[PDB]
RNA sequence: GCGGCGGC
RNA sequence: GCGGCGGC
Repeated sequence: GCGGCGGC
Repeated sequence: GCGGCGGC
């Protein structure tokens, strides 16, 4: 730096 | 918008 998924 | 947990 990219990307995935929850919480609020 | 705030924050979390893996992957590369």